Primary citation: Graf et al., Nucleic Acids Res. (2017), "Cryo-EM structure of the spinach chloroplast ribosome reveals the location of plastid-specific ribosomal proteins and extensions". The RNA (23S ribosomal RNA, chloroplastic, nucleotides 1283 to 2031) from Spinacia oleracea has 722 modelled nucleotides. The sample was in a buffer at pH 7.4. Method: cryo-EM, resolution 3.6 angstroms. The entry became public in 2016. The entry is indexed under Chloroplast, ribosome, ribosomal protein, translation. Taxonomically the source falls in Spinacia (Eukaryota, Streptophytina, Embryophyta, Gunneridae). Entry title: Cryo-EM structure of the spinach chloroplast ribosome reveals the location of plastid-specific ribosomal proteins and extensions. It holds a match to the Rfam family "Bacterial large subunit ribosomal RNA". Rfam 15.1 lists 51,934 matches to the family in 10,816 species.
Context: one part of a larger RNA, bound to proteins that are not shown
RNA sequence: UUGAGUAACGCAAACAUUGGUGAGAAUCCAAUGCCCCGAAAACCUAAGGGUUCCUCCGCAAGGUUCGUCCACGGAGGGUGAGUCAGGGCCUAAGAUCAGGCCGAAAGGCGUAGUCGAUGGACAACAGGUGAAUAUUCCUGUACUACCCCUUGUUGGUCCCGAGGGACGGAGGAGGCUAGGUUAGCCGAAAGAUGGUUAUCGGUUCAAGGACGCAAGGUG
RNA sequence: AAGGGGUAGAGAAAAUGCCUCGAGCCAAUGUUCGAGUACCAGGCGCUACGGCGCUGAAGUAACCGAUGCCAUACUCCCAGGAAAAGCUCGAACGACCUUCAACAAAAGGGUACCUGUACCCGAAACCGACACAGGUAGGUAGGUAGAGAAUACCUAGGGGCGCGAGACAACUCUCUCUAAGGAACUCGGCAAAAUAGCCCCGUAACUUCGGGAGAAGGGGUGCCCCCUCACAAAGGGGGUCGAAGUGACCAGGCCCGGGCGACUGUUUACCAAAAACACAGGUCUCCGCAAAGUCGUAAGACCAUGUAUGGGGGCUGACGCCUGCCCAGUGCCGGAAGGUCAAGGAAGUUGGUGACCUGAUGACAGGGGAGCCGGCGACCGAAGCCCCGGUGAACGGCGGCCGU
RNA sequence: ACGGUCCUAAGGUAGCGAAAUUCCUUGUCGGGUAAGUUCCGACCCGCACGAAAGGCGUAACGAUCUGGGCACUGUCUCGGAGAGAGGCUCGGUGAAAUA
Numbered sequence: 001u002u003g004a005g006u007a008a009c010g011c012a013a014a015c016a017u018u019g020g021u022g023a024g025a026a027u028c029c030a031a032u033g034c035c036c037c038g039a040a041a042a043c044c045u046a047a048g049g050g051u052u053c054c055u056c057c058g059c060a061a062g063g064u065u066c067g068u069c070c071a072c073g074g075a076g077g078g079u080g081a082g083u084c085a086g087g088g089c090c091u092a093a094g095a096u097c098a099g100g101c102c103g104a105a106a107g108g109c110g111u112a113g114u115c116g117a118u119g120g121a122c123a124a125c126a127g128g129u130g131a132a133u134a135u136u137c138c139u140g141u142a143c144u145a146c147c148c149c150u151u152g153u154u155g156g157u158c159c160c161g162a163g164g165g166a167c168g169g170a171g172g173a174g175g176c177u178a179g180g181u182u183a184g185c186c187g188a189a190a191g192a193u194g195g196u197u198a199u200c201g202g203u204u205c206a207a208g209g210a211c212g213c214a215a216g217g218u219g
Numbered sequence: 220a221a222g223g224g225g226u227a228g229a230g231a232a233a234a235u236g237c238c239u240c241g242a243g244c245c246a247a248u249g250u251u252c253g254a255g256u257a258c259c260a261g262g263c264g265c266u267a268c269g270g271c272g273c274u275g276a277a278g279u280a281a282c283c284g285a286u287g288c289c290a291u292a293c294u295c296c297c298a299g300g301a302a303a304a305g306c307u308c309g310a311a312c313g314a315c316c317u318u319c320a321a322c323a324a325a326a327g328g329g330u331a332c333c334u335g336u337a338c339c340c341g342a343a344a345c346c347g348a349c350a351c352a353g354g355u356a357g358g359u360a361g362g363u364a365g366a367g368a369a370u371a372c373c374u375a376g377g378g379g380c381g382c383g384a385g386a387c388a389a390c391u392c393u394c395u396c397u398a399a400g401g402a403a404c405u406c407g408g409c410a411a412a413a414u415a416g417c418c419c420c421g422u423a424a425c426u427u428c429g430g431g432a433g434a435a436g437g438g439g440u441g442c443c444c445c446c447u448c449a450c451a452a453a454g455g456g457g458g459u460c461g462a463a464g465u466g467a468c469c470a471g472g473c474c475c476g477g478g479c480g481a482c483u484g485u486u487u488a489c490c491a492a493a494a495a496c497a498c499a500g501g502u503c504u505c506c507g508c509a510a511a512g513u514c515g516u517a518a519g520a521c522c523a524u525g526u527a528u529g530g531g532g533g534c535u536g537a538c539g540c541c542u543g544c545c546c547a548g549u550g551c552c553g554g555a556a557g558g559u560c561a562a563g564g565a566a567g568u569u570g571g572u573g574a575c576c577u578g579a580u581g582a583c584a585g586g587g588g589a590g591c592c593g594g595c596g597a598c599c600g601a602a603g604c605c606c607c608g609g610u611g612a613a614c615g616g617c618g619g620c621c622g623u
Numbered sequence: 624a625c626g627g628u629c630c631u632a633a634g635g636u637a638g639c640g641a642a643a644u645u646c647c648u649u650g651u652c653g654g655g656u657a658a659g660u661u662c663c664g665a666c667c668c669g670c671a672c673g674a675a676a677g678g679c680g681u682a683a684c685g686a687u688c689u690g691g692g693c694a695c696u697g698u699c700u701c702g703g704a705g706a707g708a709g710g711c712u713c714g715g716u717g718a719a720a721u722a
Stems, first nucleotide, its partner, number of pairs: 001722001008716002015033006034379004042359004048339002052337001053077006062070002082143002084335004089120002094115003100109003124141005144331005150324005155316004160309004168296004174289003179283005184203005204257001208252004216245003222240006258278001261274005297300001345354002361373004382714004390709008399700002403698001408695001416440005425430001427537001441459006460464001472693007479685002484496002500535007512521003538680004543617003548614002550610005557605003563599002567595001570592003575586004618629006638672001639669001641648001650666005
C1' cells in the first nucleotide's frame, strides 16, 4: 500500500440560549436558565510525582473532533516558621558489629556499643493581607529554651542505685461538649396570580492566664 | 487509700511493725479576662468587566445531641497485654570541673540552629504503556425522611463526563410492560418474577437441650379527631380518602427427602471454592537436657530463655457406639552361641639380586652366605548380615472345591 | 442351615451394601408422577465395602451435590409493543488483523 474514507471517537449526569472575544466559535469568557454529584464527583493531609503552581504570549506538533483554550510550546515569576513536620533526644522489629569464635578466598556467628518511627519525649492561637505562600508575612494576645540581675547553699557534672514513664480485648452506664433544631431579638421584604407576612437574612468568637467542682465517680 | 512525715535492720529507695489527716480526692465541662476589640446582616457611593471605601442593628434562650472528651477512668474476661530516654528521688564508691562557679526561686528584660512548605493527591499530575469505566493510607462529617456512615431528595462546595448534527429500518445490547395458560422451557426453574419494614397473635418432626426458628401460618399499618398527675404520632376509641397506606427508594421466598463434610474457617491472582486442606478430639512413636528434631564446611542458631501435664514426628479427624482375624513376607524393636566377616597386624613359606666355590664344550651355567628388595599368609579381627524372640491406631493381607 | 476335603501367616467379626464403590444394568420389588435410564425404602447374584489410607450413625451449619412440592412469573406455548446505547444518513478526525 490493501482492508477504507470503513470500525471507532472511552458510560445512558444534559444541556440550552443571549452577549463578548476573534481571520474563524457546538467546543474559549461572561450572564441567565436547566440538570448531576453531596460518607462525593466536597475540602484537607501521608506516599509518589517533580515545576504540572501564577502571569503574559503562541498555536507547527500534542489534546481521539474543533479551539481564540490547556496539565501543551516560549518568556518571566512563585514555596518566608523557636512553637506545624522531620533531624540536632529516645529506643522496637530489624540492621551493622570493636575486641572474641569459626571458615580455600569472598566471608559466617556474636557481645559491648552505633543506627533504625510506623511508637515515646517535647513550646501558638485567632483575626488580617495577597496574581501564585501562609499555625511561616501583618495585628493582637500567648507559650518553650537559654544570658542579665535579688536572695541565696557550698561544692557541682557525670557515671551510678531506685521510683516512674508503662501500655490488652470486650462491654455497659453516667457527666459533658462539637454540632443541630426551634423560639426570642434585630434588620430587610412585593417575589404581578384566590388568599396572604405566616416571608428572607443575621444572631460569631481560638490558644492561653486566674479561679471552683454537682444525687459524675470512688470513701 | 489520692498526697505526705519520720524510724529500725549490710538499707539513702523497696520491704516488718507505729501514728496523723477543717475524712476527702480525680477530672471533662463551666465563671471571668483574652474580647469597652473586633466579627457582623443590611444600608450610602464607586466606574469597568474587578473588589472597595464609609457605615454598622441585634448578638440571647430552650430542647435534641454524638463514633468527640472525661477515661493511660469503671466492670467483666482470658488468649495475660513493647522498649529506651526526657522526668523525679538518692547515700554511697570512682573519676573529672572547682571559687570572674554549680544547683533553687522572683518579676522585668534581652536572645531564637538544619531541612520540608508551590501544585495534583476517591487523580487528565501517583500506580495501571493512554488526558484509560481500574487501584490508592489517614482527617472533617450539615438538613428532611430513616434504627442507620444504607437509601431518596437536597445545603456548603464542586461539576455537565474534549466529536457533534439528524433519522426513528432489520439486528444486538441496557431496560419497561404484557390477554389465556403457569415450568408445558431446559442438561438443570439458569435467567426473570414473587417475598420484604415495624407491631401483635401463632410456631411442628427431631435434638448434642444451646437449637431447629424470622420455622411454618395468620392479622394490623395512610390521613384527621379524642381518653392519661407519664405506654418515642403511643395504646385504645371514633371518623375520613383511595383499586391499593412499610404506598417511592429501601426491604428474607418458603417447605419436604437424600449423599459428603461436623461446625466459623483456607485454597488453584488470570477457567476448578468443593466432597479438597485446616480444625477441636483421638491414638502411636521418639526425646532426661550437653534433649530429640531442624539449619549450617565450621563456629553456632532455632527448639527454649522451654524441660515429660513439655517438646519433635506418623496417621485419623467434633460428638455417640464401636474398631475383629493374620507376625508367614517387609519394616521396626530387642537377643546368647555358631557361621559369614575389612582395614590392620602376625608364625612361617617361596622368588630376585649377590661376595664366594664350581662345570662341559661353546660362548654362558649350577648354585649361592650376609645385606637389600618384592610376593604368598596358620592364627587373632568389630559392626552388619544369616540365625532367635517380640510387635498390626507398623507397611500390609483377610481362601478354594464337592455333597445334604 | 449342615457336613466332607484341600491349601494358607490367616481366611473378613461387628456394621453397612446395587453405594461418590455395581461391569452385566434402566438388577428386581414397593413409594413418589397420567407417564420417572434421575430420586426415596427394601432385597443381596458385595465383577471389585469393611473397622483409625477408620466402620456405622448424628442435632446443627453449606454462594455443597442431588430428588420432590407450594408461591411466582415471557423460561415456554408464541409472540407483541414501547424507552434508551448503538446500527443508518450528514459533517470532523481516522485505525486494524489480512493480503